[PDB]
Context: bound to proteins that are not shown
RNA sequence: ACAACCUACUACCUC
DNA sequence: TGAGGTAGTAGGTTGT
Repeated sequence: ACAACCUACUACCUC
RNA backbone atom coordinates (compact mmCIF):
# COMPACT_ATOMS: atom_id res chain seq x y z
P A A 1 0.43 3.86 3.30
O5' A A 1 -0.39 2.93 2.30
C5' A A 1 -0.71 3.39 0.98
C4' A A 1 -0.71 2.24 0.00
C3' A A 1 -1.95 1.36 0.00
O3' A A 1 -2.97 1.93 -0.83
C1' A A 1 0.00 0.00 0.00
P C A 2 -4.52 1.51 -0.67
O5' C A 2 -4.55 -0.04 -1.07
C5' C A 2 -4.10 -0.44 -2.36
C4' C A 2 -4.26 -1.93 -2.56
C3' C A 2 -5.56 -2.53 -2.05
O3' C A 2 -6.63 -2.31 -2.95
C1' C A 2 -3.73 -3.89 -1.41
P A A 3 -8.12 -2.78 -2.59
O5' A A 3 -8.01 -4.37 -2.74
C5' A A 3 -9.17 -5.18 -2.61
C4' A A 3 -8.86 -6.54 -2.04
C3' A A 3 -9.86 -7.03 -1.00
O3' A A 3 -11.00 -7.64 -1.57
C1' A A 3 -7.68 -7.27 -0.16
P A A 4 -12.38 -7.05 -1.05
O5' A A 4 -12.46 -7.83 0.34
C5' A A 4 -12.32 -9.25 0.27
C4' A A 4 -12.16 -9.84 1.64
C3' A A 4 -13.24 -9.47 2.65
O3' A A 4 -14.36 -10.35 2.60
C1' A A 4 -11.11 -9.05 3.58
P C A 5 -15.83 -9.78 2.81
O5' C A 5 -15.97 -9.77 4.41
C5' C A 5 -16.47 -8.67 5.15
C4' C A 5 -15.88 -8.70 6.54
C3' C A 5 -16.36 -7.63 7.50
O3' C A 5 -17.57 -7.97 8.13
C1' C A 5 -14.00 -7.70 7.52
P C A 6 -18.59 -6.82 8.53
O5' C A 6 -17.87 -6.08 9.75
C5' C A 6 -17.45 -6.82 10.88
C4' C A 6 -16.50 -6.03 11.75
C3' C A 6 -17.02 -4.69 12.26
O3' C A 6 -17.87 -4.80 13.40
C1' C A 6 -14.88 -4.39 11.31
P U A 7 -19.11 -3.77 13.54
O5' U A 7 -18.45 -2.39 14.00
C5' U A 7 -17.53 -2.34 15.07
C4' U A 7 -16.84 -1.00 15.10
C3' U A 7 -17.74 0.22 15.08
O3' U A 7 -18.31 0.50 16.34
C1' U A 7 -15.93 0.53 13.61
P A A 8 -19.48 1.56 16.59
O5' A A 8 -18.87 2.99 16.21
C5' A A 8 -17.87 3.61 17.00
C4' A A 8 -17.62 5.01 16.51
C3' A A 8 -18.87 5.80 16.16
O3' A A 8 -19.53 6.31 17.32
C1' A A 8 -17.33 6.00 14.40
P C A 9 -20.76 7.35 17.33
O5' C A 9 -20.06 8.68 16.81
C5' C A 9 -20.89 9.73 16.36
C4' C A 9 -20.28 10.46 15.19
C3' C A 9 -21.31 11.07 14.27
O3' C A 9 -21.81 12.28 14.80
C1' C A 9 -19.74 9.90 12.97
P U A 10 -23.23 12.25 15.53
O5' U A 10 -24.09 12.86 14.32
C5' U A 10 -23.56 14.05 13.75
C4' U A 10 -23.60 14.06 12.24
C3' U A 10 -24.97 13.92 11.60
O3' U A 10 -25.73 15.11 11.67
C1' U A 10 -23.44 12.54 10.46
P A A 11 -27.30 15.06 12.00
O5' A A 11 -27.93 14.95 10.53
C5' A A 11 -27.45 15.81 9.50
C4' A A 11 -27.61 15.22 8.12
C3' A A 11 -28.97 14.60 7.80
O3' A A 11 -29.96 15.56 7.48
C1' A A 11 -27.28 13.12 7.12
P C A 12 -31.46 15.36 8.01
O5' C A 12 -32.04 14.25 7.01
C5' C A 12 -31.95 14.46 5.61
C4' C A 12 -32.21 13.19 4.84
C3' C A 12 -33.50 12.45 5.18
O3' C A 12 -34.64 12.95 4.51
C1' C A 12 -31.69 10.93 5.19
P C A 13 -35.96 12.94 5.41
O5' C A 13 -36.56 11.46 5.27
C5' C A 13 -37.00 10.95 4.02
C4' C A 13 -37.06 9.44 4.01
C3' C A 13 -38.14 8.79 4.88
O3' C A 13 -39.43 8.77 4.28
C1' C A 13 -36.08 7.73 5.28
P U A 14 -40.68 8.86 5.28
O5' U A 14 -40.92 7.41 5.90
C5' U A 14 -40.75 6.26 5.10
C4' U A 14 -40.76 5.01 5.93
C3' U A 14 -41.86 4.96 6.98
O3' U A 14 -43.07 4.47 6.46
C1' U A 14 -39.79 4.41 7.98
P C A 15 -44.42 5.00 7.11
O5' C A 15 -44.67 4.07 8.39
C5' C A 15 -44.96 2.70 8.17
C4' C A 15 -45.05 1.94 9.47
C3' C A 15 -45.98 2.51 10.54
O3' C A 15 -47.36 2.27 10.31
C1' C A 15 -43.93 1.99 11.52
P DT B 1 -32.30 3.46 26.26
O5' DT B 1 -32.40 5.01 25.91
C5' DT B 1 -33.18 5.47 24.82
C4' DT B 1 -33.58 6.93 25.02
C3' DT B 1 -34.14 7.67 23.80
O3' DT B 1 -35.35 8.30 24.17
C1' DT B 1 -32.47 8.96 24.84
P DG B 2 -36.55 8.49 23.13
O5' DG B 2 -36.77 6.99 22.64
C5' DG B 2 -37.05 5.93 23.52
C4' DG B 2 -37.35 4.75 22.62
C3' DG B 2 -36.18 4.40 21.74
O3' DG B 2 -35.42 3.39 22.32
C1' DG B 2 -38.19 4.54 20.47
P DA B 3 -34.06 2.94 21.61
O5' DA B 3 -34.54 2.14 20.32
C5' DA B 3 -35.19 0.87 20.41
C4' DA B 3 -35.69 0.46 19.03
C3' DA B 3 -34.61 0.40 17.96
O3' DA B 3 -34.04 -0.88 17.93
C1' DA B 3 -36.58 1.47 17.13
P DG B 4 -32.72 -1.16 17.09
O5' DG B 4 -33.24 -1.89 15.78
C5' DG B 4 -33.67 -1.04 14.80
C4' DG B 4 -34.27 -1.74 13.63
C3' DG B 4 -33.38 -1.52 12.41
O3' DG B 4 -32.64 -2.70 12.06
C1' DG B 4 -35.37 -0.26 12.21
P DG B 5 -31.15 -2.51 11.48
O5' DG B 5 -31.43 -1.86 10.05
C5' DG B 5 -32.26 -2.50 9.11
C4' DG B 5 -32.56 -1.55 7.97
C3' DG B 5 -31.34 -1.07 7.19
O3' DG B 5 -31.27 -1.88 6.03
C1' DG B 5 -32.81 0.77 7.76
P DT B 6 -29.91 -2.22 5.28
O5' DT B 6 -30.00 -1.25 4.01
C5' DT B 6 -30.13 0.13 4.23
C4' DT B 6 -30.46 0.90 2.97
C3' DT B 6 -29.27 1.14 2.08
O3' DT B 6 -29.67 1.87 0.95
C1' DT B 6 -29.59 2.96 3.50
P DA B 7 -28.72 1.93 -0.34
O5' DA B 7 -28.23 3.45 -0.40
C5' DA B 7 -27.89 4.13 0.80
C4' DA B 7 -27.01 5.35 0.63
C3' DA B 7 -25.57 5.07 0.25
O3' DA B 7 -25.00 6.21 -0.33
C1' DA B 7 -25.63 5.93 2.42
P DG B 8 -23.58 6.11 -1.06
O5' DG B 8 -22.72 7.26 -0.33
C5' DG B 8 -22.81 8.64 -0.70
C4' DG B 8 -22.12 9.53 0.33
C3' DG B 8 -20.64 9.26 0.60
O3' DG B 8 -19.77 10.01 -0.25
C1' DG B 8 -21.85 9.53 2.66
P DT B 9 -18.17 9.95 -0.02
O5' DT B 9 -17.91 10.76 1.34
C5' DT B 9 -16.70 10.56 2.06
C4' DT B 9 -16.57 11.47 3.27
C3' DT B 9 -15.43 11.07 4.20
O3' DT B 9 -14.23 11.75 3.83
C1' DT B 9 -17.42 11.04 5.43
P DA B 10 -13.00 10.85 3.35
O5' DA B 10 -12.38 10.32 4.73
C5' DA B 10 -11.86 11.23 5.71
C4' DA B 10 -12.11 10.78 7.15
C3' DA B 10 -11.30 9.60 7.68
O3' DA B 10 -9.98 10.00 8.09
C1' DA B 10 -13.56 9.30 8.27
P DG B 11 -8.71 9.10 7.72
O5' DG B 11 -8.45 8.20 9.02
C5' DG B 11 -8.85 8.60 10.33
C4' DG B 11 -9.19 7.35 11.12
C3' DG B 11 -8.11 6.26 11.06
O3' DG B 11 -7.75 5.75 12.33
C1' DG B 11 -10.25 5.38 10.50
P DG B 12 -6.60 4.63 12.45
O5' DG B 12 -7.40 3.31 12.85
C5' DG B 12 -8.09 3.14 14.09
C4' DG B 12 -8.40 1.66 14.33
C3' DG B 12 -7.18 0.74 14.22
O3' DG B 12 -7.12 -0.21 15.31
C1' DG B 12 -8.87 0.08 12.65
P DT B 13 -5.84 -1.15 15.58
O5' DT B 13 -6.33 -2.60 15.10
C5' DT B 13 -7.27 -3.32 15.86
C4' DT B 13 -7.67 -4.52 15.03
C3' DT B 13 -6.56 -5.53 14.82
O3' DT B 13 -7.12 -6.79 15.12
C1' DT B 13 -7.58 -5.01 12.78
P DT B 14 -6.24 -8.09 15.34
O5' DT B 14 -6.34 -8.80 13.92
C5' DT B 14 -7.60 -9.25 13.48
C4' DT B 14 -7.48 -10.07 12.20
C3' DT B 14 -6.28 -11.00 12.09
O3' DT B 14 -6.79 -12.15 11.43
C1' DT B 14 -6.29 -9.57 10.26
P DG B 15 -5.96 -13.48 11.14
O5' DG B 15 -5.28 -13.14 9.73
C5' DG B 15 -6.05 -12.87 8.56
C4' DG B 15 -5.17 -12.94 7.32
C3' DG B 15 -3.79 -13.56 7.55
O3' DG B 15 -3.52 -14.54 6.54
C1' DG B 15 -3.59 -11.44 6.50
P DT B 16 -2.11 -15.30 6.47
O5' DT B 16 -1.59 -14.88 5.01
C5' DT B 16 -2.47 -14.90 3.88
C4' DT B 16 -1.81 -14.18 2.71
C3' DT B 16 -0.36 -14.57 2.45
O3' DT B 16 -0.12 -14.74 1.05
C1' DT B 16 -0.54 -12.25 2.59
Entry title: Crystal structure of T. thermophilus Argonaute N478 mutant protein complexed with DNA guide strand and 19-nt RNA target strand. An RNA structure, together with DNA, in which 31 nucleotides are resolved. It was solved together with Argonaute. The work is reported in "Nucleation, propagation and cleavage of target RNAs in Ago silencing complexes" (Wang et al., Nature, 2009).